[PDB]
Context: bound to proteins that are not shown
RNA sequence: UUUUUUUUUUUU
DNA sequence: AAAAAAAAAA
Repeated sequence: UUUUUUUUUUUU
RNA backbone atom coordinates (compact mmCIF):
# COMPACT_ATOMS: atom_id res chain seq x y z
C1' U A 1 0.00 0.00 0.00
C1' U A 2 -4.24 -3.02 -4.47
C1' U A 3 -8.61 -5.92 -6.31
C1' U A 4 -12.85 -9.24 -5.59
C1' U A 5 -16.44 -11.78 -2.57
C1' U A 6 -18.66 -12.00 2.14
C1' U A 7 -19.54 -10.20 7.13
C1' U A 8 -20.47 -6.83 11.08
C1' U A 9 -21.03 -1.97 13.26
C1' U A 10 -22.55 3.20 13.05
C1' U A 11 -25.00 7.46 10.94
C1' U A 12 -30.52 8.55 7.84
C1' DA B 1 -32.62 2.85 -1.57
C1' DA B 2 -27.38 5.98 -0.36
C1' DA B 3 -22.63 7.54 2.53
C1' DA B 4 -18.70 6.07 5.83
C1' DA B 5 -15.91 2.58 9.08
C1' DA B 6 -13.92 -2.10 10.25
C1' DA B 7 -13.08 -7.13 9.86
C1' DA B 8 -12.81 -12.24 7.55
C1' DA B 9 -10.88 -14.95 3.34
C1' DA B 10 -8.16 -14.95 -1.12